[PDB]
RNA backbone atom coordinates (compact mmCIF):
# COMPACT_ATOMS: atom_id res chain seq x y z
O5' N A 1 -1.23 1.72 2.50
C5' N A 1 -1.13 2.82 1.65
C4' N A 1 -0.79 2.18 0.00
C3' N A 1 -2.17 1.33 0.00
O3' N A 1 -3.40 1.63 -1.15
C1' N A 1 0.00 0.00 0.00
P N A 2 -4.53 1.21 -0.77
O5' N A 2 -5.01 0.45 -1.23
C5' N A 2 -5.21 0.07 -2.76
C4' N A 2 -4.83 -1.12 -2.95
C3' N A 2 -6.33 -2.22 -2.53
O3' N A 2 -7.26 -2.15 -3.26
C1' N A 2 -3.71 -3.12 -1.72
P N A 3 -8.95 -2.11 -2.05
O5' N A 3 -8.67 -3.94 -2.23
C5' N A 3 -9.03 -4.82 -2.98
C4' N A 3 -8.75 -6.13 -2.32
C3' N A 3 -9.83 -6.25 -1.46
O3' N A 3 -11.05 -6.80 -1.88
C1' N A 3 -7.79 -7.23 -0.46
P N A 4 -12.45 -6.40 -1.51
O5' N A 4 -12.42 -7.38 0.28
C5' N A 4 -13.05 -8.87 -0.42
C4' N A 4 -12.41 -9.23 0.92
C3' N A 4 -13.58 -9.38 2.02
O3' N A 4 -14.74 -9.84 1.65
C1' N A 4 -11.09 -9.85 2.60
P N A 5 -16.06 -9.34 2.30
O5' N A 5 -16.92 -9.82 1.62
C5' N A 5 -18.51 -10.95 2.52
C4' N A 5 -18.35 -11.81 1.66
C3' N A 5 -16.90 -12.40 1.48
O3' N A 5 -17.80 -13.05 2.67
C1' N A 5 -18.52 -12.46 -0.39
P N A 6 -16.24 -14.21 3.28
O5' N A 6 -15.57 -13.06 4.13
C5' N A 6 -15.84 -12.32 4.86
C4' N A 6 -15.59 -12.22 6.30
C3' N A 6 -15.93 -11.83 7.78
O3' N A 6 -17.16 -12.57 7.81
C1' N A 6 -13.41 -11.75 7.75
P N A 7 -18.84 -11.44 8.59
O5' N A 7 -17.81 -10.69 9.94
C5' N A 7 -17.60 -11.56 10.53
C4' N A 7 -17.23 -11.28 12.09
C3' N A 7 -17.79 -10.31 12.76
O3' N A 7 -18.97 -10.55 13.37
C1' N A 7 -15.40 -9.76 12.65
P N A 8 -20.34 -9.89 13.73
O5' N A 8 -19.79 -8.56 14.87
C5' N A 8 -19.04 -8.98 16.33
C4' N A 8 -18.46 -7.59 16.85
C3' N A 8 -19.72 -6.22 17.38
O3' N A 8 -19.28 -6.10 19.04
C1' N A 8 -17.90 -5.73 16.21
P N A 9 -20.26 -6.72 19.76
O5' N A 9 -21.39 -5.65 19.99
C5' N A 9 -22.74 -6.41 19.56
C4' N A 9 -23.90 -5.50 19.44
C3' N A 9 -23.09 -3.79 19.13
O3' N A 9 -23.57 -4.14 17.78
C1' N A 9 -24.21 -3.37 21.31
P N A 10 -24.86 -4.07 17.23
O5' N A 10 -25.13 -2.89 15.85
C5' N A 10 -24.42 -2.71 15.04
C4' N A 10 -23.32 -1.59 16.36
C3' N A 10 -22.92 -0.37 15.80
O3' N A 10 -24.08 0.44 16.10
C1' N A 10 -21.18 -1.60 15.73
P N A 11 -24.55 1.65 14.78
O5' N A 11 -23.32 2.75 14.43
C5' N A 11 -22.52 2.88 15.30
C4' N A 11 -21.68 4.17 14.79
C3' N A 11 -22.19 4.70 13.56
O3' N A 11 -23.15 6.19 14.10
C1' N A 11 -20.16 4.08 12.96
P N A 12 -24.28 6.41 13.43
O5' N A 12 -23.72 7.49 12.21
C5' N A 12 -22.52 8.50 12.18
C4' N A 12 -22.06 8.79 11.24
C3' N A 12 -23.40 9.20 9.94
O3' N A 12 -23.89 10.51 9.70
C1' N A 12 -21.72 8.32 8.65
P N A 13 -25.27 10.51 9.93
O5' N A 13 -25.56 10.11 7.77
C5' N A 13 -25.40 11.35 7.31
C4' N A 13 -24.99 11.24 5.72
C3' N A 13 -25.87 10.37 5.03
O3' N A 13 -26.86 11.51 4.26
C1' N A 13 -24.22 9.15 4.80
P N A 14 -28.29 11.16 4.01
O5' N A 14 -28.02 10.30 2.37
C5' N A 14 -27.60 11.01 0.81
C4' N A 14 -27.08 9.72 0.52
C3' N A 14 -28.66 9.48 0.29
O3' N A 14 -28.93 9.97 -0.98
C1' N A 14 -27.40 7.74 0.38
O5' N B 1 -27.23 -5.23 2.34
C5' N B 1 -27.16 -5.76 -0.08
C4' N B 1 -27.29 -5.08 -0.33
C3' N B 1 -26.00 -4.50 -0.45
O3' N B 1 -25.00 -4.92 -1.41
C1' N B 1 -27.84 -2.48 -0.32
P N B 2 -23.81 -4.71 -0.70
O5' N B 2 -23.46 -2.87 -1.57
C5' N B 2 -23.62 -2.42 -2.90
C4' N B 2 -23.83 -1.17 -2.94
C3' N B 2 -22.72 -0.81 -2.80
O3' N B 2 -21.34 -0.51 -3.60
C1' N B 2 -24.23 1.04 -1.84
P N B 3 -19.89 -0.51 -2.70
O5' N B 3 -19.73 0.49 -2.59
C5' N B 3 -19.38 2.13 -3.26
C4' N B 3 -19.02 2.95 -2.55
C3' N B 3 -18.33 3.56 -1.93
O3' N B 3 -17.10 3.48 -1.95
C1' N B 3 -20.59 4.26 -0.73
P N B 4 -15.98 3.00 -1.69
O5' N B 4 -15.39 4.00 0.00
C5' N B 4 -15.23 4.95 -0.25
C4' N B 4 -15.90 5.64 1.24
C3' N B 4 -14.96 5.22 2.42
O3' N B 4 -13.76 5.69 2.13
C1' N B 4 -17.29 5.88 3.06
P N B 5 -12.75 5.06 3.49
O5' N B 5 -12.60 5.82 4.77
C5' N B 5 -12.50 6.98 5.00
C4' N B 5 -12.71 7.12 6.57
C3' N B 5 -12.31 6.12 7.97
O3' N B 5 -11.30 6.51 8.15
C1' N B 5 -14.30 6.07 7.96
P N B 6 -9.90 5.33 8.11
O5' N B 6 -10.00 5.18 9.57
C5' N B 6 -10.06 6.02 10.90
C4' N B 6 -10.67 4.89 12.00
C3' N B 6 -10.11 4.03 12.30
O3' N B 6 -9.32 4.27 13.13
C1' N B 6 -12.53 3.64 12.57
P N B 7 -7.52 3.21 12.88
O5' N B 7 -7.91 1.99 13.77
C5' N B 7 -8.47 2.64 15.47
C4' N B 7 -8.88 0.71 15.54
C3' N B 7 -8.09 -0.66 15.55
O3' N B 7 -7.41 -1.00 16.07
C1' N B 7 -10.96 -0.67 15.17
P N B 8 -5.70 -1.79 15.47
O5' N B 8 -6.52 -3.17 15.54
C5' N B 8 -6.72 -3.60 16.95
C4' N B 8 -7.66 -4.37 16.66
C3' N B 8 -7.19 -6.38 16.02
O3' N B 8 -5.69 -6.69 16.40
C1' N B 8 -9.28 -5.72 14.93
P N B 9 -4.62 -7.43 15.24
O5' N B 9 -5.35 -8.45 14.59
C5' N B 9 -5.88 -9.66 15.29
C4' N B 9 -6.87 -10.31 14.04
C3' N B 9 -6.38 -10.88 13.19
O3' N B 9 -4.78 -11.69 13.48
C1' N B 9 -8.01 -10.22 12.55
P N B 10 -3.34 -12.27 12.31
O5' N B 10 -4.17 -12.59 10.85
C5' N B 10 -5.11 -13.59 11.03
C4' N B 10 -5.49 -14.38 9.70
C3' N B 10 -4.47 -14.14 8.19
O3' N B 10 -3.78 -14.79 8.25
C1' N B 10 -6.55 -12.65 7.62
P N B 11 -2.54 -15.01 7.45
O5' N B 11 -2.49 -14.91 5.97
C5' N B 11 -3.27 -15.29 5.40
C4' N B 11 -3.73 -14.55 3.89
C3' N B 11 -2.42 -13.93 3.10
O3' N B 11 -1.84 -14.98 2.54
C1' N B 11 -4.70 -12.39 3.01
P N B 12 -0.78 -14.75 1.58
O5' N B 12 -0.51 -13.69 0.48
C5' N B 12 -1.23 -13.84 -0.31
C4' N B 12 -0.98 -13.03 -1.61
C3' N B 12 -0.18 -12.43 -1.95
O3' N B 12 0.59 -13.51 -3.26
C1' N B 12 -1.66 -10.84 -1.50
RNA sequence: CCUGACGGUACAGC
RNA sequence: GCUGGGCGCAGG